[PDB]
Context: bound to proteins that are not shown
RNA sequence: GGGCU
RNA sequence: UUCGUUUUCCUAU
RNA sequence: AUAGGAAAAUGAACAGU
Repeated sequence: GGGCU
Repeated sequence: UUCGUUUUCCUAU
Repeated sequence: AUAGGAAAAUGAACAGU
RNA backbone atom coordinates (compact mmCIF):
# COMPACT_ATOMS: atom_id res chain seq x y z
C1' G A 1 0.00 0.00 0.00
C1' G A 2 -4.61 -2.74 -0.49
C1' G A 3 -9.15 -4.42 1.52
C1' C A 4 -14.55 -6.00 4.76
C1' U A 5 -17.19 -3.38 9.16
C1' U B 1 -20.96 6.02 12.70
C1' U B 2 -21.40 9.98 10.48
C1' C B 3 -21.22 14.94 7.58
C1' G B 4 -23.19 15.98 2.85
C1' U B 5 -26.02 15.75 -3.72
C1' U B 6 -29.60 14.51 -6.95
C1' U B 7 -33.57 11.69 -8.36
C1' U B 8 -37.76 9.22 -6.45
C1' C B 9 -41.89 8.32 -2.54
C1' C B 10 -44.82 10.44 1.39
C1' U B 11 -46.60 14.64 4.94
C1' A B 12 -48.23 19.33 5.08
C1' U B 13 -47.98 24.13 3.16
C1' A C 1 -43.30 26.46 -4.71
C1' U C 2 -41.35 25.41 0.70
C1' A C 3 -39.58 22.60 5.30
C1' G C 4 -39.57 17.60 7.35
C1' G C 5 -39.21 11.97 7.11
C1' A C 6 -37.73 7.75 3.97
C1' A C 7 -34.65 4.03 -0.47
C1' A C 8 -30.30 4.30 -3.67
C1' A C 9 -25.44 5.52 -4.79
C1' U C 10 -22.05 9.32 -4.86
C1' G C 11 -16.95 12.24 -1.84
C1' A C 12 -13.33 12.65 3.35
C1' A C 13 -12.42 10.86 8.56
C1' C C 14 -12.79 6.75 11.38
C1' A C 15 -11.45 1.92 14.82
C1' G C 16 -11.82 -4.23 15.22
C1' U C 17 -9.30 -7.72 11.51